[PDB]
Context: bound to proteins that are not shown
């Protein structure tokens, strides 16, 4: 033996430290519809790899393109 | 940096047919 | 009188403007992180 | 010739 | 990678629903009044 900000409130390496002697709040703790709407799903555009199809057509069709906890800074 | 809430502090001569 | 919502509000018991605290969902920035995962494809 | 291996979407 | 595309209750969301209906508790944990440090 906490400190800053006229205030809303800020500051953490370890005296801003002890508190089940007590007491008072808090969290756990629960609720519709409308409208927005997250993590994911779909679906378009954009570009790579293979793959299907081609007598004639289709810069075309399919498939893929993934980043998990837990921290940082803000 | 964005939305969206609560809030401070300034301005309040902010609501006259 | 103004603010504002798709929507039934709201204000000297303090609306709106200027400037700020703070919470709540992200957003971004890096460590984790490719070294990881898929497919392709070379060559032995 | 090894459930090998170099790499390129990365 | 790109959408003022379409879904999607996680969320915004409660002193919040019709209500002569108004929506469990406790555990543990948090803060604070005051003490103590003096």
């Nucleotide at each position: 033996a906490g400190u800053g900000g006229u205030a809303a409130u800020g500051c953490g390496a370890a005296a801003c430290a002890c508190u089940u002697g007590c007491c008072a709040g808090g969290u756990a703790a629960c609720a519709a519809a409308u409208c927005a709407a997250u993590c994911c799903u779909c679906c378009c555009a954009c570009g790579g790899u293979g793959a299907g199809c081609u007598u004639u057509c289709u810069u075309u069709u399919c498939a893929c393109c993934a980043u998990a906890a837990u921290c940082c800074a803000c | 940096c964005u939305u969206g809430g609560g809030c401070c502090u300034u301005u309040u001569u902010a609501c006259u047919u | 009188c103004g603010c504002g919502u798709u929507g039934u509000u709201c204000g000297g018991a303090g609306c709106g403007g200027g400037g700020g605290c703070u919470c709540a969902a992200g957003a971004u920035u890096g460590a984790a992180a490719a070294a990881u995962g898929c497919a392709g494809c070379u060559c032995u | 010739g090894u459930a090998c291996u170099g790499u390129c979407a990365u | 990678u790109u959408g003022u595309g379409a879904g999607u209750u996680c969320u915004g969301c409660g002193c919040a629903u019709u209500a002569a209906a108004g929506c469990a508790a406790a555990a543990a944990c948090c803060u604070g009044g005051g003490g103590u440090g003096u």

About this RNA: Keywords: CRYO-EM, LEISHMANIA MAJOR, 80S RIBOSOME, TRNA, MRNA, snoRNA, RIBOSOME. This is an experimental structure of RNA (SR1_chain_3) from Leishmania major strain Friedlin, with 183 nucleotides shown. It was solved by cryo-EM to 2.25 A. The PDB entry is titled "CRYO-EM STRUCTURE OF LEISHMANIA MAJOR 80S RIBOSOME WITH A/P/E-SITE TRNA AND MRNA : LM32CS1C1 M2 OE MUTANT". The source organism's lineage runs through Eukaryota, Discoba, Euglenozoa, Leishmania and Leishmania major. The reconstruction used 150,124 particles.